[PDB]
Context: one part of a larger RNA, bound to proteins that are not shown
C1' cells in the first nucleotide's frame, strides 16, 4: 500500500484449486503479564429451572387526626 | 378555659405502579424505515380560552 | 337547610377463628375534597300555544329554552 | 368564517335522555364600608 | 350587617401539548426437487345492519364471482425481531447487525378479564396446561428473559456490594423513593499511552 | 599516531518510578488516579515472554541423542545412524506486554 | 466463522475450439435489445 | 456571461 | 387542457456511529469542552460543516430513451343561425 | 346583455418524413444428389427351371466347421424375389439440422441472383410452448435378398466366453405408433459492424470477346 | 441472329482453399478464435480443483428400454491442456 508466494513437470509455458500471507466493537482457549487511561461481560447452548435478599410506593400552609402519641402552653 | 395550640405516627382518600429494566422466542410485505393520511378516532395530565334558564 | 343537608366505614378500641398467608368473621367509635343528596346569585334574548283586543297586527297569560346526548327540519350567500 | 376539496365551522328551529356535568371543599392575610 | 385580595383542589367544553391507534407509496434472505393458491366455515367486491374510540369482511344477513401468481403468488428453510448502524473495504463490493438509540413483540405455554386516561399488564387477577413451593392433609402460595445470586446447559461470560452525591423519572412531594441509574469489586473482550535503564570512564574491537 | 563508532555480571558516581507509605487530595462514604514527605535499583534476581530458525517466510546446513521409530509437519515435505525440519543445548530471528491455537 | 486475498462469481471484471463449460435443430410467448428523420442557425445588446 | 432580435 | 425515465437545484432523511472544523484532557484513545496578568468578572465563548442509497415532494433543462398516439387531421377560425339557462 | 349545447356559410402552404447494402411481401429467368407422391431402370446376389460336365468345392496365416457322384463348385438360357442405386463423385450441390446420389411425370416448397415493384420498422435473441430429430430399441402387419447382435460350431490359445471360420435368431427393408438419444463435432449458439492480400469452385447477372460436328 | 459451348473481365451471394501478422492466443492454432487491463454492439444457453456422479431421491415423460430434471455425506492434492 489499487500486491501476492509455495505445490502438478525430468524441464516448460498454463488452467486450476490446495496450502500460506493480513483484519475482525470476534468468540473462545493457551501461555505470559509491571505502570496509566479505556472499557465489553450467561445473546449464541437452555423464552430452560430457580434457594435468599432486594428492584413502587408516595404529605404540602393549602381534603381528612381527640393515637388513651410528642414538644410547648394552660 | 379553651371547637380546633403546633409537630405529627396509624388510617381513609387522592395519585402512581401501563414508565422504567430485561430479553428476542414467535414474527419473511409481517416487523421495519424513510414517506404519506385521520375530512376515520381515543388521549389522565400541561398550557390558553371558555361556563346564565336545576 | 343554604349562616351549608344525610348516612356510613378506616385508622382507635376488643371478642375471636385459623397450621398458616397484608388469610379471615363480629362487636363499640368517629372524619371527609370518600360516599350520597340538594337549594344551585340573578337577567336579557329566542321559540311555541295563546284568553282578550280591534284587528295583515297588538296582546296577558301558559310553556319551552344552561352544558352535555340523540335524531330530524333548516341558514351558512357571492 | 375555513379547507386542495365536506350537506364544514358555526347559527336556529322541533323534540329527546329515567345526564355520576353546572363548588355543601381547604391555606394565608384578613382591610373597606355599616 | 355587608361587601372584600392572593392562592390551593375539583367538575364540564373547546383549543394545545404529550402520545396512541390505525393507514399510503416503495424498499427484504435462501428455496420451483414449492406453480398454482384463496373461497363448506370471509376468499374479492356490493347492500344494510352490529360491533369499535374511529375507517374496515372487524363481524352478521342478503347478493355477486370475484382477488393473487414466472415481474414467483402460494409453500418451505432461516442457528430470521427490524432500522440506526459493525467488521473488510481503491473503485465497485462481501459478510454480519442478540446486545446500551428509535421502533416492534413477551414475561414458563395459551387463553380470558378487571382497574384504569392509558394495559388484553404478568415485581394485577381468573381459568387450563407443564412444573413446583409450605402444610398440622383440611388448605394455602406461586412465575429472576429486573439487580445480585445459584442449579443445568455448554467452548463461552463478573459481587447474594454501597449509594441516591450525579443525570433524570415519579407521588400530595423543595423533604419520599428509586438493583432506573451511578460508586466500588471480578474483568489481557477490545481499545489508549508506557518501564525494564542512561550517561562516563578504563580495557577491547574497532574502523576514519 | 591522532580523530571519531561498537563491545565488557569491568570501573564509577548521577536519574527514576515499580513498590510501601506521612498527608492532602479523591469521594455521598470509601476506593483508584493526580499530587507529595521518609523509604524505595547493579548480575538495577526490581531477572519478558510467544513463537519460531528447510521453502513459503525473518533467522543455524553448529553440538549431542533418536534412526522410517519416537516426533514434526497449515501444504510442499523431513525422520531408515553425517537429521539445516524430530527430542534438547548453544546461538540466532519476528513481534513485545504481550504473542500463539481453534 | 467471515473479510481480504478472489478478475478463484467478474456490474465495474472471469470463463465456454482442444483445460469445466454452446442446448441435435429450428420455430416461438413472455423478458431483454431494437436504423435514420422533424428549430437551426445568425448577430445584436450584453 | 443573461437576454434581445432575424 | 400527452406522460415517464433522466438530469439539476432545493426542503427533508433523529440522535449517536463514520467524514470533518475548534480546543495541548501532560500525549494519544478521548471529551465537548475552554480561553482570557489573575478578572467580585469578560470573551452574545465554543458547542460548525459535511453525507445520508432507494422511494415521496417541489423547482429548472428535454440532448438521450421508454410508453401513447400519430389522413374520418376530416383541423381550426369568423359571419350567419337554432335550442336551453341565467342579468 | 351574458352563458352552456347543437349546426350552416365563408378561412389556410388544408393536415401524411424518408425508403436502411434492417426486415416481409411480388415479379422475373434460372439452380438444387431440398422434401412428398407415383412411375422407370440398372446389373449385382440368392432361389428356381433347363442344359453340359465330373471330382472336387468352399474358408484361412495354416487348417477345421460346411456342401458334394442322389453332381457340389465351374458354365450357358430363362423367370421369379428382396434389399443395394458402383464408376461419374470433387477440398462440389441441396437441406434448420439430422440427412439427401437411377429415369420420367405430378405437387408444394426454397436459396441467390435482378429489379426505378409493393408495405413501411413490421425487426433480433429468445424462458413458457411446440415441429423436426443419424443408428439402436420397442408394440402389431407384411416382407425377409444380403448382411447379420445372441446362440450352436470350428479353430487359435497356457486359458479366448474374443480377435479369424462356418452356420444363422432378433434385427438389416416397408407401413402405422413410440422412442428423443450419438464425438448429433467446426467438439466454434445466432444476429450485426469493422478490418490483410491472392487465386480456385458453385450460382445469378453485367460487360468484352473469337473459335464453335452448334441450332 | 440471339442463345448455348469455351475465353476474359466485373458484381452479388455460397461451401471452402492458400500465404503474411499489423493481431489474438497457454501454445496448437485462428483472417477470426481479431478490433479486450486502452477492459461495455444486442441477445440465448451454459462452468466455477478431480472424484463421489449424471448416481441417490423426489417430480415428469416413455409400453418398456429408458430420456428430462438432478443432491448430498464422504474423499482427494492434484486432475487436466497446450508445447519441449
Nucleotide at each position: 500500500u489499487a500486491c501476492c508466494u509455495g505445490g502438478u513437470u525430468g524441464a516448460u509455458c498454463c488452467u486450476g484449486c490446495c496450502a500460506g500471507u493480513a483484519g475482525u466493537c470476534a468468540u473462545a482457549u493457551g501461555c505470559u503479564u509491571g505502570u496509566c487511561u479505556c472499557a465489553a461481560a450467561g445473546a449464541u447452548u437452555a423464552a430452560g429451572c430457580c434457594a435468599u435478599g432486594c428492584a413502587u410506593g408516595u404529605g404540602c400552609a393549602a381534603g381528612u387526626a381527640u393515637g388513651a402519641a410528642c414538644c410547648a402552653a394552660u | 378555659g379553651a371547637a380546633c395550640u403546633g409537630u405529627g405516627a396509624a388510617a381513609c382518600u387522592g395519585c402512581g405502579a401501563a414508565u422504567g429494566g430485561c430479553u428476542c422466542a414467535u414474527u419473511a410485505a409481517a416487523u421495519c424505515a424513510g414517506u404519506u393520511a385521520u375530512a376515520g378516532u381515543u388521549u389522565g395530565u400541561u398550557u390558553g380560552a371558555u361556563g346564565g334558564u336545576a | 337547610u343554604a349562616c351549608u343537608c344525610g348516612g356510613a366505614u378506616a385508622a382507635c378500641c376488643g371478642u375471636a377463628g385459623u397450621a398458616a398467608u397484608u388469610c379471615u368473621a363480629g362487636a363499640g367509635c368517629u372524619a371527609a375534597u370518600a360516599c350520597g343528596u340538594g337549594c344551585a346569585a340573578c337577567a336579557a334574548a329566542c321559540c311555541c300555544c295563546g284568553a282578550c283586543u280591534u284587528c295583515u297586527g297588538g296582546g296577558a297569560g301558559g310553556g319551552g329554552c344552561g352544558c352535555a346526548u340523540u335524531u330530524a327540519u333548516u341558514a351558512g350567500a357571492u | 368564517g375555513a379547507u386542495g376539496a365536506u350537506u364544514c365551522a358555526u347559527g336556529a328551529u322541533a323534540a329527546c335522555u329515567c345526564g355520576a356535568c353546572g363548588g355543601a371543599u381547604c391555606g394565608c392575610a384578613c382591610g373597606g364600608c355599616c | 350587617g355587608c361587601c372584600g385580595g392572593c392562592g390551593a383542589c375539583g367538575c364540564a367544553u373547546c383549543a394545545u401539548u404529550c402520545a396512541a391507534a390505525u393507514u399510503u407509496c416503495u424498499g427484504c434472505c435462501c428455496u420451483a426437487u414449492c406453480a398454482a393458491c384463496u373461497u363448506u366455515c370471509g376468499a374479492u367486491g356490493g347492500u344494510a345492519g352490529g360491533a369499535u374510540a374511529g375507517g374496515g369482511g372487524c363481524c352478521u344477513a342478503c347478493c355477486a364471482u370475484g382477488g393473487u401468481g414466472g415481474u414467483g403468488a402460494c409453500g418451505g428453510g432461516u442457528g430470521a425481531c427490524g432500522g440506526a448502524g459493525a467488521a473488510u473495504u481503491a473503485g465497485g463490493g462481501u459478510u454480519c447487525g442478540a446486545u446500551u438509540c428509535c421502533g416492534g413483540a413477551g414475561a414458563g405455554g395459551g387463553a380470558g378479564c378487571c382497574u384504569g386516561a392509558g394495559a388484553a399488564a404478568c415485581g394485577g387477577c381468573u381459568a387450563c396446561c407443564a412444573c413446583a413451593u409450605c402444610c398440622a392433609a383440611g388448605g394455602a402460595a406461586g412465575g429472576c428473559a429486573g439487580c445480585a445470586g445459584g442449579c443445568g446447559c455448554g467452548c463461552a461470560a463478573a459481587u447474594u456490594a454501597c449509594c441516591c452525591a450525579a443525570u433524570c423519572c415519579u407521588g400530595a412531594c423543595a423533604c419520599g423513593g428509586g438493583g432506573a441509574g451511578g460508586u466500588a469489586g471480578u474483568g489481557a473482550c477490545a481499545a489508549u499511552a508506557a518501564a525494564u535503564a542512561a550517561c562516563a570512564a578504563u580495557a577491547c574491537c574497532g574502523g576514519g | 599516531g591522532u580523530c571519531u563508532g561498537g563491545u565488557a555480571a569491568u570501573u564509577g558516581g548521577a536519574a527514576u518510578g515499580a513498590g510501601u507509605a506521612c498527608a492532602a487530595u479523591c469521594u455521598a462514604a470509601a476506593u483508584c488516579c493526580c499530587u507529595u514527605a521518609a523509604c524505595g535499583a547493579g548480575g538495577a534476581u526490581c531477572c519478558a515472554u510467544u513463537g519460531g530458525a528447510g521453502g513459503g517466510c525473518a533467522a543455524g546446513u553448529c553440538u549431542g541423542g533418536u534412526g522410517c521409530c519416537a516426533g514434526c509437519a497449515g501444504c510442499c515435505g523431513c525422520g531408515g545412524u553425517a537429521a539445516u525440519u524430530c527430542c534438547a543445548g548453544c546461538u540466532c530471528c519476528a513481534a513485545u506486554a504481550g504473542c500463539g491455537u481453534a | 466463522a467471515u473479510u481480504u486475498a478472489a478478475g478463484u462469481u467478474g456490474u465495474u471484471g472471469c470463463a465456454g475450439u482442444u483445460a469445466a463449460a454452446a442446448a441435435g435443430c429450428u420455430c416461438g410467448u413472455a423478458g431483454u435489445u431494437g436504423g435514420a428523420c422533424c428549430u437551426u442557425g445568425g448577430g445584436c445588446c450584453g | 456571461c443573461g437576454a434581445c432580435c432575424c | 387542457c400527452g406522460u415517464u425515465a433522466c438530469u439539476u437545484u432545493g426542503a427533508a432523511g433523529a440522535a449517536a456511529u463514520u467524514a470533518g472544523a475548534g480546543u495541548g484532557c501532560u500525549c494519544a484513545a478521548a471529551g465537548c469542552a475552554a480561553g482570557c496578568c489573575a478578572u467580585c468578572g469578560c470573551u452574545c465563548u465554543g458547542g460548525a460543516u459535511a453525507c445520508a442509497u432507494u422511494a415521496g415532494c417541489a423547482u429548472g433543462g428535454g440532448a438521450u430513451a421508454a410508453c401513447a398516439u400519430c389522413a374520418u387531421a376530416g383541423g381550426a377560425u369568423u359571419c350567419c343561425g337554432g335550442u336551453c339557462c341565467u342579468a | 346583455g351574458g352563458g352552456a349545447u347543437c349546426g350552416g356559410a365563408g378561412u389556410a402552404a388544408u393536415g401524411a418524413u424518408u425508403a436502411a447494402u434492417a426486415g416481409g411481401g411480388a415479379c422475373a429467368g434460372u439452380c438444387g444428389g431440398g422434401g412428398g407422391c407415383a412411375u422407370u431402370c440398372g446389373u449385382a446376389u440368392u432361389u428356381c427351371a433347363u442344359a453340359g460336365u465330373c471330382a472336387g468345392a468352399g474358408g484361412u496365416g495354416a487348417a477345421a466347421u460346411u456342401c458334394u457322384u442322389g453332381g457340389a463348385u465351374u458354365u450357358a438360357u430363362g423367370a421369379a424375389a428382396g434389399a443395394c442405386g458402383a464408376a461419374c463423385a470433387a477440398c462440389u450441390g441441396c437441406g434448420a439440422a439430422a440427412g439427401c446420389a437411377u429415369u420420367u411425370g405430378c405437387c408444394a416448397a426454397g436459396g441467390a441472383u435482378g429489379u426505378u415493384u409493393u408495405c413501411a420498422u413490421u425487426a433480433a435473441u429468445c424462458a413458457a410452448g411446440a415441429a423436426c430429430g443419424a443408428a439402436a430399441g420397442u408394440u402389431g402387419g407384411g416382407g425377409g435378398c444380403u448382411c447379420g447382435a445372441a446362440g450352436a460350431c470350428g479353430a487359435u490359445c497356457a486359458g479366448a466366453u474374443a480377435c479369424c471360420g462356418u452356420c444363422c435368431u432378433a434385427g438389416u427393408c416397408u407401413c402405422a405408433a413410440c422412442c428423443a438419444u450419438a464425438a448429433a463435432c467446426g467438439a466454434u449458439g445466432c444476429c450485426g459492424a469493422c478490418c490483410a492480400g491472392g487465386g480456385a469452385u458453385c450460382g445469378g447477372c453485367g460487360g468484352a470477346u473469337g473459335u464453335u460436328g452448334c441450332u | 441472329u440471339a442463345g448455348g459451348a469455351c475465353u476474359c473481365c466485373g458484381c452479388c451471394g455460397g461451401c471452402a482453399c492458400c500465404u503474411u501478422a499489423u493481431g489474438a492466443g497457454a501454445a496448437a492454432u485462428c483472417a477470426a478464435a481479431g478490433u479486450c487491463u486502452u477492459u461495455g454492439g444486442g441477445u440465448u444457453c451454459c462452468g466455477g480443483g478431480g472424484g463421489g456422479a449424471g448416481u441417490a431421491u423426489g417430480g415428469u415423460c416413455g409400453c418398456a428400454a429408458g430420456g428430462c430434471u438432478g443432491a448430498a455425506a464422504c474423499u482427494u492434492a492434484a486432475a487436466g491442456g497446450a508445447a519441449u
Molecule: Eukaryotic small subunit ribosomal RNA, nucleotides 1 to 1149
Organism: Triticum aestivum